[PDB]
RNA sequence: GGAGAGGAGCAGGCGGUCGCGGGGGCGCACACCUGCGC
RNA sequence: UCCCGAGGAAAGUCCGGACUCUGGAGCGGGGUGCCGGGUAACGCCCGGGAGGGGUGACCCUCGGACAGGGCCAUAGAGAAGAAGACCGCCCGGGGGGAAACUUCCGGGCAAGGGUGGAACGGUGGGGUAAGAGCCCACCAGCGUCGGGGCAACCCGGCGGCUUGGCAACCCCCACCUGGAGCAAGGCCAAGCAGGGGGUUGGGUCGCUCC
RNA sequence: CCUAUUCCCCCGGGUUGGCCGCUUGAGGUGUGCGGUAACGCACACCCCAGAUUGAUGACCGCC
RNA sequence: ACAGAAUCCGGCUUAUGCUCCUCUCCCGUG
RNA sequence: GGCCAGGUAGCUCAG
RNA sequence: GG
RNA sequence: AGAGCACUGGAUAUGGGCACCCCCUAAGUCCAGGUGUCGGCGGUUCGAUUCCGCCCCUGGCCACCA
Repeated sequence: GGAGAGGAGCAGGCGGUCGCGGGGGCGCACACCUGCGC
Repeated sequence: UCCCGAGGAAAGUCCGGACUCUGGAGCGGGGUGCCGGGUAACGCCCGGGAGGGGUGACCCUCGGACAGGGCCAUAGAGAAGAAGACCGCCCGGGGGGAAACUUCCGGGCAAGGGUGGAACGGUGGGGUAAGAGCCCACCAGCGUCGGGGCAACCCGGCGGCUUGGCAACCCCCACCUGGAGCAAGGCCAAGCAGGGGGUUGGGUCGCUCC
Repeated sequence: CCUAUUCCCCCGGGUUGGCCGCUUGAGGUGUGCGGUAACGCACACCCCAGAUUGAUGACCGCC
Repeated sequence: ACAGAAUCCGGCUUAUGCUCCUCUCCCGUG
Repeated sequence: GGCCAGGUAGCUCAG
Repeated sequence: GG
Repeated sequence: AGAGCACUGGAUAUGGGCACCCCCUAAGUCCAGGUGUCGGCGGUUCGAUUCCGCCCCUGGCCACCA
């Protein structure tokens, strides 16, 4: 190298321009409930 | 702005849970099936035992048919009590025939062939008129005795001579088991419009008591 | 064991809103120990989707 | 490639693209 | 997401 | 279950 | 492995070339049949439409109010 049997991992990545879903923090309005913005 | 953001199968919904709601119990029903562990549990995983296949690494199969009932078509002489004589084999006479051979009655075989998926133990020798575990050998099965395993089972010895298959058919044995399902179920808001029924029926499959 | 209409069955009409369940669990990863193994125990670290017409796309470049 | 969570886990089965690690047999060589 | 049915001559339907 |  | 519609033939007009002879066409009416992975692929069994697994396809059901 050829033919075959057992088994383990991964699910193309990294660097760029825009767009989502949930938390958090913040900007604020709070006579309550709460209501948006980044 | 900072953090996280589908899968090994998220799938098919085939099993097993957890978690919710249905008032009790028993039966039925259903599931698993060599043995021993693992696990919350399992029909899964791991190890081990038999049987089979492959040169081999490896892979596949899985309780019980002397508890019982039922089913085995076709082919075949005969398929569950041991059933059966189709082609045949051998003995004893009567008859025909020169003989080979034919024919009729009585009797003995499961040994060869054919039939099958399987024919009531397998092959070889002895023994038979011809034959059968009839006797013996190795084999398979079953019964025991002894040894090694927790065990499934394996190893050795002794012995008549042994008597189908299907339980992915009911069943028997051992173990497990209610039923639904997050559209479970609980809460708030909103809104229209009620009417007809119940030997009672319904109360989370059925049957029976409750 | 109940329960008698408020329960159950049938026909007809009202919503076809919002919150909980809803994500931390027999849970991952890394050792150490026991066991042939499956797996168990101990300690340490981590928080890994919670939508409700339903969140991951498009363009470029070396595979 | 196969293919997208819908209450969440343990496993089965089916769908499917690679890569690596073992062991077996075979031809051929040191 | 879960829970049931059904697939028979070309078509409808037995078993 | 022919 | 069967019924119905159905399909392929042969028969024959009361249809048609003209009116018969001869011939053409069969809505019909007779008859003869043609025919299949049992939705696929394995397993049990000597045999599976029926039994046991999985896969594929086609439909339907679910929530609160009263």
Molecule: RNase P RNA; TRNA (PHE)